[PDB]
RNA sequence: AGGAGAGAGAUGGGUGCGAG
RNA sequence: AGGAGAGAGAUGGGUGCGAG
DNA sequence: CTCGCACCCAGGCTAGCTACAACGACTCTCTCCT
DNA sequence: CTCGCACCCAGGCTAGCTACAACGACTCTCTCCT
Numbered sequence: 001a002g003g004a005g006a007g008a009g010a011u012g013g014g015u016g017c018g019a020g
Numbered sequence: 021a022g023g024a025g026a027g028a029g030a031u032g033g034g035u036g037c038g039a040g
Numbered sequence: 041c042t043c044g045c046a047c048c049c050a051g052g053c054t055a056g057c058t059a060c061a062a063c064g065a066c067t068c069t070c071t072c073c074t
Numbered sequence: 075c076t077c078g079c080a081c082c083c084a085g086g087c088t089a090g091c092t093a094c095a096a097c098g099a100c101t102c103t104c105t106c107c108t
Stems, first nucleotide, its partner, number of pairs: 002107008011050010022073008031084010052091006058065001060064001092099001094098001
Other pairs, nucleotide, nucleotide, family: 001093tHH010051cWW021059tHH030085cWW061063tHS095097tHS
């Protein structure tokens, strides 16, 4: 630390691909 | 309906594959 | 096991309120804590 | 688009309180509401 929502980032998880 | 976790189904949602 | 990438999902914590139905947070099974 | 199956994930609601420290729930930009 009134409320609701969109975007970005990081984090955590999960699927897919790829790698060591 | 003190708390915490695990397991089953159902429900929802995501990804995937497949079908119209 | 781990790293990378693309996509999906998520967001202070605890106390204490409630319908129906008599247990529990959709239905139900079990373990454990205090 | 819709359904079918497989795998993963999730759990009553809301109001008010929390230590520290003077702002505010991982950090930032912005929109509107009462």